[PDB]
Context: one part of a larger RNA, bound to proteins that are not shown
C1' cells in the first nucleotide's frame, strides 16, 4: 500500500490477521467496550552526531566609549635650568 | 686643544610666570525682532588652556565575529594520541581490541676509526688490616659475566676487558636491492679526491643492531655569484650548506581562541 | 539526522540474583541425614542488578494507585499423606494437590516496609516490571522561584523546596449483546435429544461424643452428630430502607384569572411534609452439597524372576477441596444441520428434452398493519385485534394524602368547630365494548432431485 484482514504453539529484523504446524470458523448487519493493528496526531523535545542561535568570562581577535601624551588650530611678553655654534677670561 | 670654569654674542630642549578682538556656542545687556531658536555687537569670566582634527600608549564582554579535537562496548569522567622492543601473531611477511609487558624525545671527542693484545661471572683453597664481598696466589669454571640505555636478536672467533696512534662523527657518488597508498624509511658494491691505523691483507661515509624524532610554508645566518625591468652600481632574489617547531592531537585546519543553554533551535 | 548510540519495554547471556540438588565434616545427651549441614561440587528459573546493543528515535508513553481480569505453582488457608528428637493439644519437615478463597486501616507519591485491629489465610510470581485510543497524575524528565553546595560567571546537582495543558466521533481483528438472510431435498406448527460449551466448587464458631483416648499433672483429642454464622452469589419486591418531575397537603415572593371566594404560571418539582406502582439494597428467600467413577502422594493383598524377600513383573484393592460426572444454564450453522407428535396436500400456464426449468394463484401456516407489555436502543420477544377485556376512558375497591368547595356556627381578624376519614387521587385489583384495535394486502407446498435396499 492492499484485502474474502480468526486463534494457539512456534519461526522470522529476536513481540505475526498475512510465514509453519495445528485448532476453530455459515453470509450480512445493528448497538456497545477498548486488548491489538508496535492504533492516529507531531521527519522524538530525552540521548548521541553535524550545524545554528543566544548568554558568560581573567578564551582569541577586534571595536564604540573612556583616558595619556605629541602635533595643528596656537599667539605676545620674562625668568630658571642644559645642548650647541661662536671668539678668547682660563689653562 | 685641556683633567679644571666662563661671561657676553646667535640657534635650540625642559621647568615655570604673566598678557590678550585666536578660541570658549556661556552669564548679563543691546540689535536683527513685538521671537527663552539662531546670528551680530558689547561687557563679564576663562585663555593659548580647553574643545576639535590627526598620530599615539593604556583601558574597554559595553558591543561584534568566532574557536573551544578525536578515540571511546552510548556520551560524559578517567585514560590515550609520535617512535622503539617482546608476547598475543596460528614456525615467511602482515594482522585488531580502552589486550599483556616495558622503554624513547638521549648519551659518548670517546663509549667513534684502526691496529695489537686479553678473557669472564660463580665456586674452592691459602693469605695483615680485610669481614660473604677491596687486594694477592693456586685450582676449577666456557659462558650462568659483560654489553652507555628497554627488550629481543646477537657477540667468548668476541661485538665483552685493555694498550698505541688517530678524526671516515669525510667531499662528489651511488650498480643493485628491501620496505610503505604515497610523502617517505633502509641497506648497499665499485670509483675518484683528500686522510687515519697497519708491515701488509685490508678496514674506516659514527656508535653490536633496532628508538633518541617533525613535511611544507615563512624567515634567518655563512658561502657562492646565476639573475637584476635603459646602462653602471646598489638593492633584492636565486643556488649550496646550515639554523628556527612538546607544530607531542607528533601526515603537522589559524600567526592568533575558553565555557553555558532546563529559553533553546534545525 | 540516527535505533549507526543511550533511557522504558522485548531479544540473547546468566556473572549476580533465585530455586533446587550432590558429598557428608560436624551439631543434635548416644545417633551424619527428626531438624540440620562446614569445606567443596552440579544445576533450574529468567521476576533482581548487570553484560551485549539485535527491533523501534518521519515517538514502542514511563512510577505508583484505581478498574477489569487471566495464567503458572516455587501452596498462605482449606483437602489427602510419609517421617519425626509425633504422648495429647500444638508443631517441624517434605511429598501430592491450583477447586475456591486469600480483610480493613495509620505513615509515606510510592512499590517495598514498619505499625494498629482482625481473619481459616492475609501466598509468591507472569501477562510491554498486564492494564493512560480505560481513569488518575501524587512521583519522575520542560519553562517560574527559593535554600544548601559547586562555579569568576553564564549556570549546574539522579540534593532538597512550592507551582506546573494527560487529545482522539473505532475502519479491521478481538470481546459483550441483539438482529436480518440462506440452508437444513415438500411446505409448516409445536414439544424436544444432547455432540459440545459455560457457570458453580470458600470457610469459621459453638454444643455433643467427652473431661473420653493420651497424660505424673497441667492440659486435652481423632473418627462421627448437630446448631448458628462470615464472605460470595442467583432470583425477587411480601417485609424494611432509598427514590419519586405523579399523587395529596402546607407554604414564601410575585404576576394573572375584573374583584370577594376559589384558583393558575414562574422561582431546582421554588421550598417543605408524606407517598402507592416501577426500579432498587441497606432488604427478603435460595445455593455451594450429601455423593459416584478413574486417580495423585501414600497404603496394601497375593507373588516370582532371585528356593528367601519384594505393593509389581502376571493379577487384585483402598486412597484428595484435585480430574470427569452429579447441581444450574446455553446448545442441531452439531451444514453430521438430529428426534417425536400434529397439519396441508397430487394446482394452472409456458418453453421444454429422463421428466428438467421458469412464471402464477393458493392450502396448512405466517408477515405487513393496528392495541399494548410481563418485552425492548432499533431489530427482536410476548399477548390482543370485534368469534375482543389489549390499552385508554367509565364504574367500584385498595393503596396515598389527610379533613376539599359550599354551608352553618364561634372569633375584631388571622382562624377554630361541625356538616364529614371529607375531597382529591397514578401505576395495584375487579368489572364494563364507551373510544381505539377499522379495512385490507403480501408471502407461503405440490406429492416434493437422485441411487440402492427392504
Ligand atoms: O501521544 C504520545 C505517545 C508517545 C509519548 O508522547 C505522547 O504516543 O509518543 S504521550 C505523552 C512519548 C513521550 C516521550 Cl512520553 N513516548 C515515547 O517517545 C516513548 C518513551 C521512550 C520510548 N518512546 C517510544 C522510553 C521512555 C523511558
Nucleotide at each position: 500500500g492492499c484485502a474474502u484482514u480468526a486463534c494457539g504453539a512456534g519461526u522470522a529484523a529476536a513481540g505475526a490477521u498475512g510465514c509453519u504446524c495445528g485448532u476453530u470458523a455459515c453470509g450480512c448487519g445493528c448497538a456497545g467496550c477498548a486488548g491489538g493493528a508496535c492504533g492516529g496526531a507531531a521527519a522524538g523535545a530525552c540521548c548521541c552526531c553535524g550545524g545554528g542561535a543566544c548568554c558568560u568570562u581573567u578564551a582569541c581577535u577586534a571595536u564604540a566609549g573612556u583616558u595619556u601624551g605629541g602635533u595643528a588650530u596656537u599667539g605676545g611678553u620674562g625668568a630658571u635650568u642644559g645642548g650647541g655654534a661662536c671668539g678668547g677670561u682660563u689653562u | 686643544u685641556c683633567u679644571g670654569a666662563u661671561u657676553g654674542u646667535u640657534c635650540u630642549g625642559g621647568u615655570u610666570a604673566u598678557c590678550u578682538c585666536a578660541c570658549u556656542g556661556u552669564g548679563g545687556a543691546c540689535c536683527g525682532u513685538g521671537a527663552u531658536c539662531c546670528g551680530g555687537u558689547u561687557c563679564a569670566a576663562g585663555g593659548a588652556c580647553a574643545g576639535u582634527g590627526c598620530c599615539u600608549g593604556a583601558u574597554g564582554g559595553g558591543u561584534a565575529g568566532u574557536u573551544u579535537g578525536a578515540c571511546u562496548g552510548g556520551g560524559g569522567c578517567g585514560g590515550u594520541c609520535g617512535c622503539c622492543u617482546c608476547c598475543u601473531a596460528a614456525a615467511g611477511g602482515g594482522u585488531a581490541a580502552c589486550g599483556g609487558a616495558g622503554g624513547c624525545g638521549c648519551c659518548c671527542a670517546a663509549a667513534g676509526g684502526u691496529u695489537c693484545c686479553c678473557u669472564c661471572a660463580g665456586c674452592c683453597u691459602g693469605g695483615u688490616u680485610g669481614g660473604u664481598a677491596a687486594u694477592c696466589a693456586g685450582g676449577u669454571g666456557g659462558u650462568g659475566a659483560g654489553u652507555g640505555u628497554a627488550a629481543g636478536u646477537g657477540c667468548a672467533c668476541a661485538a665483552g676487558g685493555g694498550g698505541g696512534c688517530u678524526u671516515g662523527a669525510c667531499u662528489g657518488u651511488g650498480a643493485g636491492a628491501c620496505u610503505g597508498a604515497c610523502a617517505g624509511g633502509u641497506c648497499g658494491a665499485g670509483c675518484a679526491g683528500g686522510g687515519a691505523c697497519g708491515a701488509a691483507a685490508g678496514u674506516c661515509g659514527g656508535g653490536a643492531c633496532u628508538a633518541g624524532u617533525g613535511a611544507u610554508c615563512u624567515g634567518a645566518c655563512g658561502g657562492u655569484g646565476g639573475c637584476u625591468u635603459g646602462u653602471g652600481g646598489a638593492u633584492g632574489c636565486g643556488c649550496c650548506g646550515u639554523c628556527a617547531c612538546u607544530c607531542a592531537a607528533c601526515g603537522g585546519a589559524u600567526a592568533a581562541a575558553a565555557g553555558g543553554u532546563a529559553c533553546c533551535c534545525c | 539526522g540516527g535505533g549507526a548510540u543511550a533511557a522504558c519495554a522485548g531479544g540473547c547471556u546468566g556473572a549476580u540474583c533465585u530455586u533446587g540438588c550432590c558429598c557428608g565434616a560436624g551439631c543434635g545427651c548416644u545417633c551424619a541425614u527428626a531438624g540440620c549441614g562446614a569445606c567443596g561440587g552440579c544445576a533450574u528459573g529468567g521476576u533482581u542488578u548487570g553484560g551485549c546493543a539485535c527491533c523501534u528515535c518521519g515517538a514502542u508513553g514511563u512510577c505508583g494507585g484505581c478498574u477489569c481480569g487471566u495464567c503458572g505453582c516455587a501452596u498462605c488457608c482449606u483437602g489427602g499423606g510419609g517421617c519425626u528428637g509425633g504422648a495429647g493439644u500444638c508443631g517441624g519437615u517434605c511429598c501430592c494437590a491450583a477447586g475456591g478463597g486469600u480483610u480493613g486501616g495509620g505513615c509515606u507519591g510510592u512499590u517495598c516496609g514498619c505499625c494498629c485491629a482482625u481473619u481459616a489465610a492475609a501466598g509468591c510470581g507472569g501477562c510491554a516490571c498486564g492494564c493512560g485510543a480505560g481513569c488518575u497524575g501524587g512521583g519522575u524528565u520542560c519553562a517560574g522561584a527559593a535554600c544548601g553546595u559547586c562555579g569568576u560567571g553564564a549556570g549546574a546537582c539522579a540534593g532538597u523546596u512550592c507551582g506546573g495543558u494527560c487529545c482522539c466521533u473505532a475502519u479491521c481483528c478481538g470481546c459483550u449483546g441483539c438482529g436480518c438472510g440462506c440452508g437444513g431435498a415438500g411446505g409448516a406448527a409445536u414439544c424436544u435429544u444432547g455432540a459440545g460449551a459455560a457457570g458453580g466448587g470458600c470457610u469459621g464458631u459453638c454444643u455433643u461424643u467427652a473431661g473420653u483416648a493420651c497424660g505424673a499433672g497441667a492440659g486435652g483429642a481423632c473418627c462421627g452428630a448437630g446448631a448458628c454464622g462470615g464472605a460470595c452469589u442467583g432470583a425477587c419486591c411480601u417485609c424494611u430502607g432509598g427514590u419519586g418531575u405523579g399523587c395529596c397537603a402546607g407554604u414564601u415572593g410575585u404576576u394573572c384569572u375584573g374583584c370577594c371566594a376559589a384558583g393558575a404560571g414562574c422561582a431546582u418539582g421554588g421550598c417543605u411534609g408524606g407517598u402507592u406502582g416501577g426500579c432498587u439494597a441497606c432488604g427478603u428467600c435460595g445455593g455451594g452439597u450429601u455423593g459416584u467413577g478413574a486417580u495423585a502422594a501414600c497404603c496394601g493383598c497375593u507373588g516370582a524372576a532371585a528356593g528367601c524377600a519384594u505393593c509389581u513383573a502376571a493379577g487384585c484393592g483402598g486412597g484428595a477441596a484435585g480430574c470427569a460426572c452429579g447441581c444450574u444454564u446455553c446448545a442441531a450453522g452439531a451444514u453430521a444441520a438430529g428426534g417425536g407428535u400434529u397439519c396441508c396436500c397430487a394446482c394452472a400456464g409456458g418453453a421444454g428434452u429422463g421428466u428438467u426449468c421458469c412464471u402464477g394463484g393458493u392450502a396448512a401456516g405466517g408477515u405487513c398493519c393496528c392495541c399494548g407489555a410481563g418485552a425492548g436502543a432499533u431489530g427482536a420477544u410476548c399477548g390482543g385485534g370485534u368469534u375482543g377485556a389489549u390499552a385508554g376512558g367509565c364504574c367500584a375497591g385498595a393503596c396515598g394524602u389527610g379533613g376539599a368547595c359550599g354551608c352553618a356556627u364561634c372569633g375584631u381578624a388571622a382562624g377554630g368547630u361541625g356538616u364529614g376519614g371529607a375531597g382529591c387521587u397514578g401505576a395495584c385489583u375487579g368489572g364494563u365494548a364507551c373510544u381505539a384495535a377499522u379495512a385490507g394486502a403480501c408471502c407461503g407446498a405440490g406429492g416434493a432431485c437422485u441411487u440402492u435396499c427392504a